Context: one part of a larger RNA, bound to proteins that are not shown
RNA sequence: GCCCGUCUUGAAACACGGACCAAGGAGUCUAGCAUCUAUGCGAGUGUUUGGGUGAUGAAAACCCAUCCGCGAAAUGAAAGUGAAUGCAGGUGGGAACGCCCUUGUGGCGUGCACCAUCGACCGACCCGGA
RNA sequence: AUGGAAGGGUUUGAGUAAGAGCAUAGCUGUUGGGACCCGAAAGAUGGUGAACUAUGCCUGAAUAGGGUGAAGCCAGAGGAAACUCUGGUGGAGGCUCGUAGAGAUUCUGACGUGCAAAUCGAUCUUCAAAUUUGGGUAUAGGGGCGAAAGACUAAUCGAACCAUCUAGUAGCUGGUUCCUGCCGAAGUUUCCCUCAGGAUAGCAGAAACUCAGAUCAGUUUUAUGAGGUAAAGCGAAUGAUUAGAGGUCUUGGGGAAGGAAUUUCCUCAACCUAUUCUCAAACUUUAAAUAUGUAAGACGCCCUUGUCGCUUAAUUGGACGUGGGCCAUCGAAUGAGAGUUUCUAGUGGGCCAUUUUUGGUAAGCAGAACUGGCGAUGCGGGAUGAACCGAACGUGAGGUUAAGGUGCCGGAAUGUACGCUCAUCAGACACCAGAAAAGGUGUUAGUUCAUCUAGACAGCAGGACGGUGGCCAUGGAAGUCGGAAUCCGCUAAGGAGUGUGUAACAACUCACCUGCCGAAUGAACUAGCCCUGAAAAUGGAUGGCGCUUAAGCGUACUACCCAUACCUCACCGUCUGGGUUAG
RNA sequence: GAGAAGCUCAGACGAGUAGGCAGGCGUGGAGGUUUGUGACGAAGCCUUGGGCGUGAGCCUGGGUCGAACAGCCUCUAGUGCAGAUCUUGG
Numbered sequence: 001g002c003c004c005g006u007c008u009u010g011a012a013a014c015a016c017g018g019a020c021c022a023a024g025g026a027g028u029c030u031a032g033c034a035u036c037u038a039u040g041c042g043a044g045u046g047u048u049u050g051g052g053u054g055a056u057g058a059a060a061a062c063c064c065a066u067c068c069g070c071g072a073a074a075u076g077a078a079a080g081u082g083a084a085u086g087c088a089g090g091u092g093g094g095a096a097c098g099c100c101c102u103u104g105u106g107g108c109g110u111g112c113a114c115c116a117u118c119g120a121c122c123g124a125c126c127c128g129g130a
Numbered sequence: 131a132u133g134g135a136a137g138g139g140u141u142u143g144a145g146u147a148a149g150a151g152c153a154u155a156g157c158u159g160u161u162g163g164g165a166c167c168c169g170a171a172a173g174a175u176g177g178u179g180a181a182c183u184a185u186g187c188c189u190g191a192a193u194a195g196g197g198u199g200a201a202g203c204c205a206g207a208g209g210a211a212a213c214u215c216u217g218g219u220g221g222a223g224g225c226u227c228g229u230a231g232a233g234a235u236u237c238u239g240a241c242g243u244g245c246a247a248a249u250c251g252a253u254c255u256u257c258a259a260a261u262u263u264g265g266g267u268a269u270a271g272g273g274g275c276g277a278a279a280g281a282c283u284a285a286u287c288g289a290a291c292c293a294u295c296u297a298g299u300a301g302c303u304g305g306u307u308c309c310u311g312c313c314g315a316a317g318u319u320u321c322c323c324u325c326a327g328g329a330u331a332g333c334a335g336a337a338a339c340u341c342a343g344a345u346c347a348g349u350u351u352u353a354u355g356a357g358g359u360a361a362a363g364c365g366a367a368u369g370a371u372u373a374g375a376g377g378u379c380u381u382g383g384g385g386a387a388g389g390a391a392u393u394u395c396c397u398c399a400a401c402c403u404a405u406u407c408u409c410a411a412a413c414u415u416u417a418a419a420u421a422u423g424u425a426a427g428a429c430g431c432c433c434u435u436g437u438c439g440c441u442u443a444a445u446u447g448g449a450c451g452u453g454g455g456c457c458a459u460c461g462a463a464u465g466a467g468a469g470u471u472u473c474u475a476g477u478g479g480g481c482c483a484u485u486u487u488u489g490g491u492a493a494g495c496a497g498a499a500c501u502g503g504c505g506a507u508g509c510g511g512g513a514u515g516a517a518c519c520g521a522a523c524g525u526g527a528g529g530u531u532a533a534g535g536u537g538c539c540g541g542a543a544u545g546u547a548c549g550c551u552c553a554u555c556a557g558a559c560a561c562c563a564g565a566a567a568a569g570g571u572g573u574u575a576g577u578u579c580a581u582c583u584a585g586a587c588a589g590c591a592g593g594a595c596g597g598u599g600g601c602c603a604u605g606g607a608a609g610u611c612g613g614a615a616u617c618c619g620c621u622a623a624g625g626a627g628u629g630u631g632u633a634a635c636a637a638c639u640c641a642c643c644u645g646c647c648g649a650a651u652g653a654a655c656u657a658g659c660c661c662u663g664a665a666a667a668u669g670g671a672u673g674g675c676g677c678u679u680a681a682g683c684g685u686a687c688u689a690c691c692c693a694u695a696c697c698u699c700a701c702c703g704u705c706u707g708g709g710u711u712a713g
Numbered sequence: 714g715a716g717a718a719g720c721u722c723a724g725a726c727g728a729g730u731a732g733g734c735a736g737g738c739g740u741g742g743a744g745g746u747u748u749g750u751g752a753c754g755a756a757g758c759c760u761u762g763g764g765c766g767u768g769a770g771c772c773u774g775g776g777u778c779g780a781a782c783a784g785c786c787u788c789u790a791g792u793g794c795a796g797a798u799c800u801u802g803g
Stems, first nucleotide, its partner, number of pairs: 003018004020803005029163006036156006044070003050064003074081002089118005096110005120146002122143003125139003166305002169302001173295006184269009193259001195227003198223001202219007231256003236252002239250002271287001273283002308737006318331001320329003332477002334474008346465002349463002351426005361416001362414002368410002375403003385395001387394001430456004435451004440447001480504004485499005509520003524701007534691003537675003543688001545687006557677001568662003572659008581650001593643001595619003601613002629638002702727009738793001740790008749782002757777004762773004
Other pairs, nucleotide, nucleotide, family: 007011tWH008010tHS009516tWS011015tHS025794tWS025797tHS026305tWS026794tWH027306cWS028165tWS035157cWW042150tWS043071tWS043149tHS047064cHS049065cWH053061cWW054060cWH072149cHS073082tSS075123tSS076078tHS076079tHS083145tWS086119cWS094113tHS095111tHS103104cWS104106cHS128136cWW129130cHS163165tWW168303cWW170299tWH171298tWW179271tWH179284tHS180183tWS180269tWH180274tWS184275cSS194228tHS199221tSS199222tHS200221tHS201220tHS209211tHS230257tHS235253cWW241244cSS241246cWS244246tHS245249cWS270273cSS271290tHS272289tHS275281cWW276279tWS309768cSS310767cWS314731tHS315730tWH316332cWS316477tSS316506tHH317505tHS319330cWW335733tSS342343cWS343344cHS356421cWW357420cWW358359cHS358417tWS359418tWH360417tHS363366cHS364410tWH366414cWS367413cWS370408cWW372406cWW374404cWW378400cWW382398cWS383397cWH384396cWW384397cWW386394cWW387393cWW388390tHS427461tWS428461cWH434452cWW441446cWW442444tHS475732cSS476731cSS481517tWS484500cWW490492tHS490493tHS503517cSS504516cSS507523tHS508694tSS510532tWS512561tWS514563tWH515563cWW518560cWS520532cSS531692tHS531693tWH532692tHS533692tWW535542tWS536542cSS541691cSS544681cWH551680tWW553678tWW555664tHS556680tWH558676cWW566664tHH567663tHS585646tHS585648tWS586650tWS592643cWW594641tHS597598cHS598626cWH600626tHS606634tSS607611tHS621623tHS628639cWW631636tHS648649cHS670671cHS672675cHH676681tWS680682cHS712717cHH716718tSS729730cHS737769tSS738769tSS739792cSS751780tWS752780tWS754779tWS754780tHS755779tHS755781tSS756778tWS766768tHS790792tWS
C1' cells in the first nucleotide's frame, strides 16, 4: 500500500464487466480530396489504351507512335471580348553583396523573398457618348 | 442598319505585372464504401408447416348402477250434464346422484437446479349430449381459424417457421492489443426539429517560415480620459413616511348667536410656511476604493522647395513628398528575443473553495460575477477525505525548511514565564462536522450610587411621649381581623405601622437614632472560564490511551521534529548556447 | 581519428487525463548480404542459475527435444490483449 477495466464532476463503492488458463480477437483496403515531405523532369509533364524486341523461357525488364489529361489565360448567365505608359511602374520595411567611416545597435548604394500600400493593364457592370 | 474605337467610374472577378507545373511515392486528416470491432425493435422477397391446436366436412368408435317420474294408457269413485277425484301403468327430460370417459375449483397442498420447459396428491366440475374421440379430408401468415381469451395456427402469436436482401441503420451501450521521450486541453461562443448529436470559433500538437533591435508586457510610475457601484442625502428634485406650532376671517364640512344672513365660532378636512422621526435595486445634488481607455518621439524635432482634377477669396489649406541640419539619458521603471503562416486532434455534461451576489422557508439547493483549484496533481499537514493549509514531482547523497507538531501510540522540551478553569455532560485548535435567547449565593477581576471617627453592616443593649381608643366599621377590634386617608410640640427617638399573642385589650421587636471595640456595607453592572438552558434510539469515540500547579484555555519566549519544497553535489534525459577541416 | 550521422565545452529545466508528435522494442513473409547457426542437436518448451537495457525486450548456463533457423540493410503486413454478459477449447 483499498480492485482492476469503464462511463463519470466524482469509484474501494451497496455502479456495470471480470471464476481460471490457452489459442483467436478490433482504424483496414479502395475511389477521391487537402496540407506537409521526398524524387524526377520543368513551360512543360505523364512509357504501362496500345504496339514491339517475342521465340526461345518472358504477368518482369527494356523500347516505341498518335491522341489525350493536367498545366501554360482570364472573365461573363450568355452572345462575346481577352492582359506592358514606365526598367513589366511607384512607396515603406527587408535577405545577400559592395563602399565609407571609425569602433556603436554604425552611415551610404543597389535591392531577392514576403507583407502593407498608390497606380497601370484584361473581363464583367454602371456611364456620358461625339 | 451594323462595329464599339477614344473618354470615364464610387464598383466588380477564384485575373495580368520576365508563367510553376506535371508525375510518382510517403505522412497525417477526411468523404463514399461492411469502413475500428460486436449489437436492435423493425422492413422486404421467396419459400415450408393444420403430426399440437382451432373450425367445417367424410367415415368409424365409446359412455356402470341409482334418484325423479312428463305425455299416452287401464281401472275405480262422484256428478241431472259439463267435468272432477283416486290407484296403477308408462318411462319423458340439452333433468338429477355418481363410476369409465371428459375437465380443472380450492388447498393459493407437493414440487418449484422437478418424475415433469405445467407434473403429483387431495378436493372439485361434467358424465347420454351444443357429448367424447380415432382415421381420412379442407382452410396457410395481414393469411387461416375463433360459442371472442388477441385466443389458437407443431414448447413459437397484438401477425408462425425457413433462407435470402443483410456485415440492414444506430446522434446509443460495450470493447479497442508494445516501450520510453517531448508537448498538452475542453465543458465556452454562434448556428442547427439543436438540448446524450453536429458545424463554427477558442483552447492543443506538429511542420515550418520570417526575422532580428526595433517593438513588446494579465506590472508599476507619470500625464490625460471615462464611469455612477460602496458610501452619502432627504428641512436638495422624484417617491415613501412620524407628530406637533403658526398661518390661511374666501363653505372645505354643523348648528347656533335677534327663526334669521354672501358678519362670525370651533372640533372638520384642505392647503401654505418653518422646524421634526425615518427610508429607496428599478430616487438623487455629490461621490470613492478596486477595475478600465490613451500616450511616454527615429514612421521623432526645425526650415527650403514639389504634386493635385480636392479645398481656399488666395500657394489658402489638406494630403503625400523632396533637400538640409538634431545619432553623446534616442527622451519613466522593471523584464524579456519576437511575430506571421499551414494542416489537424480532443473538447463543446464539469465540479470545489474564497469573495460579490440573485431566487428559495431552507438545503450536501438552483443561477450568475472574480480569482485559485480539482478534473489532468502525486507529496507534508488537517486521524479520515478530489478541491482546506503547505507545496506542485527525473534517479539519488547531505543540509535546511513550509503547513503542522513535540505525555504514550509517534519523529520531536512530562520545555520556560504569568494567569484562568472542576464540568454527577469539562475541554482540547481554522475549513469541520452543531448551536441560541435568558439565566447561576459557580469562580476570579474590575466599576457606580452611597451607610462610613458625626461611630457603616451583622452580632447589639435600648428607648419608640400624648393628642389618638385617627373617622366609618360592632356582639368586642384600644396599631397589631376590615373601608378611606399618612398630621403636630419637643427631643438621639414616634408611622395612624412588620408582627408575635390576645376573646378585644395585655409584654416583646423590625421602621429612626444615640449605642459597643472600631472598619467594612447594600445592590446593580461589566469581563473571562465553568455551569443550566442542551432530549434518541447496536457499544463508541478531542483518532485512541489517557490527562486536572494539564497532556485544558489565553498570551510571551527558546529549543526541537520533518515534504518529492529550498540550498550544494553526483547521475538520466530534453532544450539551448559555444567550439571542432577531418581526409 | 574518434560512424562530421562524429568529437568537445557549458547553462537551464523535468505533474499529466483527452489529444498531438518523435525515437525505439517485438511478430509473419520478400529482395540483398553475413567461407552466418545446425543431427557433434535447428526450432520449441522447463528452470529452485548468470548477464544487459529507464523500459518495450535481449543474451546466456543447466534440463527437455529432434530439423530446421538467425544477425545486419532494405521491402511488406491478416504484426503485439486482461477485459468486449468477447470466440472456441480445456
Method: cryo-EM, resolution 1.94 A. The entry became public in 2024. The RNA (28S ribosomal RNA, nucleotides 660 to 1475) from Schizosaccharomyces pombe has 803 modelled nucleotides. Keywords: Non-translating, 60S, Large subunit, S. pombe, Schizosasccharomyces pombe, RIBOSOME. It holds a match to the Rfam family "Eukaryotic large subunit ribosomal RNA". The literature on the family includes a 2001 paper in Science by Yusupov et al., "Crystal structure of the ribosome at 5.5 A resolution". Rfam links the family to the GO terms ribosome and structural constituent of ribosome. Rfam 15.1 lists 107,465 matches to the family in 2,616 species. Clan: LSU clan. Entry title: Non-translating S. pombe ribosome large subunit.